Shown are 457 nucleotides from a PDB entry: RNA (LSU rRNA chain 6, nucleotides 2034 to 2222; 5.8S rRNA, nucleotides 1 to 163; LSU rRNA chain 1, nucleotides 164 to 296) from Euglena gracilis. Primary citation: Matzov et al., Nucleic Acids Res. (2020), "Cryo-EM structure of the highly atypical cytoplasmic ribosome of Euglena gracilis". The entry has 78 different proteins, among them Ribosomal protein uL13, Ribosomal protein eL24 and Ribosomal protein eL29. The depositors describe the entry as "Cryo-EM structure of the highly atypical cytoplasmic ribosome of Euglena gracilis". The reconstruction used 176,308 particles.

Context: one part of a larger RNA, bound to proteins that are not shown
RNA sequence: CAUGGGCU
RNA sequence: GGUCGGUGGCGACACCC
RNA sequence: CCUCCAGGCAUCGAACCAGUGAAUCCCCUGUGGAGUUCUCGUUUCCUCCUGAUGCAGACUCACGCGGGCUAUCGAUCGGCAUGACAGAUGGUGGUGUAUGCCCUUCGCUCAGCAAGGCGGUGUGGUCU
RNA sequence: CACACCGAUGG
RNA sequence: ACCUGUUGUGGUGGAUGUCUUGGCCCAGGUUCUGAGGAAGGACACAGCAGCCUUGCGAUACGUUCGGUGAUACGCAGA
RNA sequence: UCUUGUGAUCUGGACAAAGGAACAGCUUCGAACGCAACUGGCCAGCAAGGGGU
RNA sequence: CCCCCCGAGCUGCCUGUGCGCCAGUGUUG
RNA sequence: GUGACCUGGCGCACAUGGAAUGACCCACCGAACUUAAGCAUAUCACUCAGUGGAGGAACAGCAAGCAACCUCGAUUGCUGCAGUAAUGGCGAAUGAACGAGCAGGACCCACGGCUCUUCCUGAAAAUGGGCUU
Numbered sequence: 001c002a003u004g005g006g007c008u
Numbered sequence: 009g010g011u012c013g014g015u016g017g018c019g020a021c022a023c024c025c
Numbered sequence: 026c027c028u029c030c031a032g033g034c035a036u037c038g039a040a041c042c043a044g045u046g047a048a049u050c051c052c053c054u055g056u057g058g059a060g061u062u063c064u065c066g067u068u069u070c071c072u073c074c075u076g077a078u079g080c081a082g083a084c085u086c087a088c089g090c091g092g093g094c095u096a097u098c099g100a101u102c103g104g105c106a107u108g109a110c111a112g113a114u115g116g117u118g119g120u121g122u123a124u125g126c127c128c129u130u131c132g133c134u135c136a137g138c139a140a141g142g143c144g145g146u147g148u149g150g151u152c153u
Numbered sequence: 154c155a156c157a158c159c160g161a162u163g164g
Numbered sequence: 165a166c167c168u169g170u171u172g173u174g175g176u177g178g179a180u181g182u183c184u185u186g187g188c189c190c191a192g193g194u195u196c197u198g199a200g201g202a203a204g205g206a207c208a209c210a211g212c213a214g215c216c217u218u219g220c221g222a223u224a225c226g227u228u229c230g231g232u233g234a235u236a237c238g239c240a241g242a
Numbered sequence: 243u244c245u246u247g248u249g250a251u252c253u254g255g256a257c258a259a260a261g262g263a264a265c266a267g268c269u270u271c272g273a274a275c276g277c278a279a280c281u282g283g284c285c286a287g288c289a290a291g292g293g294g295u
Numbered sequence: 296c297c298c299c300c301c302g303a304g305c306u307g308c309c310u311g312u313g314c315g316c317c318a319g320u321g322u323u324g
Numbered sequence: 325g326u327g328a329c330c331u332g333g334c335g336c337a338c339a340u341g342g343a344a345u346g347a348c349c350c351a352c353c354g355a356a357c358u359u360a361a362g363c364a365u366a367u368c369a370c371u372c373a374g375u376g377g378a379g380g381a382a383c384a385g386c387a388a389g390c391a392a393c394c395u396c397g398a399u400u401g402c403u404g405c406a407g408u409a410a411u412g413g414c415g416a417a418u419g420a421a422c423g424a425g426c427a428g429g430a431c432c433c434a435c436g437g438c439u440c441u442u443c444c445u446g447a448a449a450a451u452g453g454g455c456u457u
Stems, first nucleotide, its partner, number of pairs: 013024004052164002054161001055073001057071004074141001078136002081134002089131001091128004095123003105115003143160006150154001197343001204271003207221001209219001211239002229254003276284002286306003291301004308341001310339010321329003348379001349377004359366001363413001389396001400427004410418002433437001
């Protein structure tokens, strides 16, 4: 710097 | 029975949620 | 978040002029080391530095670098004025003034950061 | 091979 | 000493002779590739390997199995 | 490692078995086949499975 | 569980047949 | 009531095709050098080159054929016809075929040298079809 998921 | 974010500045604009 | 539409950035020639900033370069004062010293020379040489980054700061009236826009006022008042090297502007709103507002190149202060680097002066054993 | 100290954060 | 020559010898050179896992020729047979991936081309693969191999493909100078039946070999190593 | 022996080596199309018994594997471009490619790119789409949690 | 990495395998065209879904102000019912 | 056909499409499945091969083969395409003592029709040559397609062979093949005979009887290959007939600035040159003699007329082809279609018949050739076993 770009980008994914879980949780609250 | 409750959901077009909110506010400040005459304005150029600015801010917070 | 989604749809659609309207724009824009990406994005664009060359030359010339002016400005600001950078590094380079140079100068002054001082320091640390070195060269010269037959005479002179407070002399000669090197060094004395600062990157990306920061939802850090002060200005931005660039009171260092300049364009745009805003509000107020309403000009040539009879000799029009403002600002530029040159342009260029102005009742399609000049000059003046102000919580003025915006963007950008910077520059400056801080953090990075002096612990590093640079020029040296030493101690300790030495050291694979 | 590690330590110590000094030397413009000038105009 | 130099040159020319003739011998002897020594070099340079690779002619000759002899052969040949090669070619060329004739006759006979076959023609048998591939999307189930061909022909070709790469890159790999050996303890010591570069090349070559109608060797081989990460199971990589080789794997299973058959025939044979004590080697293979330039070194070593079980 | 190997010797009156699952046994060295060489050899046979991964090749004989008469049994529909047996028939391994084969990177990569190439007709070259997902699309490309002077790229081992699109870190292609779908996906059996394996591994980390 | 998610997610992460590796990942066999499938996805070429022409043509043929079959299956599935369709198109037509083509002919009809 | 929301169909039945026809004609086109898309996806899938199961399959062919693709490419290669210094000989032979099939279809096309196709020169010129050369020769003619030049050269243009001619010749080289219906060849080289080029394109496409194969097979173990390919192509051809049981007559809309030969002949004119006392006929023959697929095609192919050989002998020969024959350098003849014929073509050709009738120049250079080119140039067959049938008769006839053979091989073949066993075989992995055959309705043993034919057959499809025409023509005749005909309720698709008759106890549905499919996937596993």
About this RNA:
Lineage of the source: Eukaryota > Euglenozoa > Euglenida > Euglenaceae > Euglena. It holds a match to the Rfam family "Eukaryotic large subunit ribosomal RNA". Its Rfam clan is "LSU clan". Gene Ontology terms of the family: structural constituent of ribosome and ribosome.